[PDB]
RNA sequence: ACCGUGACGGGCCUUUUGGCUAUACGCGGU
Numbered sequence: 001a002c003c004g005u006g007a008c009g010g011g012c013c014u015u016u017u018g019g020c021u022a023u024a025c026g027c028g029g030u
Stems, first nucleotide, its partner, number of pairs: 001030006010021004
């Protein structure tokens, strides 16, 4: 220089735990 990646927690759909989703933040790598 560049890239990948994480649910501390919410939100949206679905009238019972699944799914979909960063203006973010952080972390790791190369």
Notes: Solved structure of RNA with a sequence from Homo sapiens, 30 nucleotides shown. NCBI's taxonomy places the organism under Eukaryota, Bilateria, Vertebrata, Sarcopterygii, Homo. The entry is an ensemble of 10 models. Released in 2025, the model rests on solution NMR data.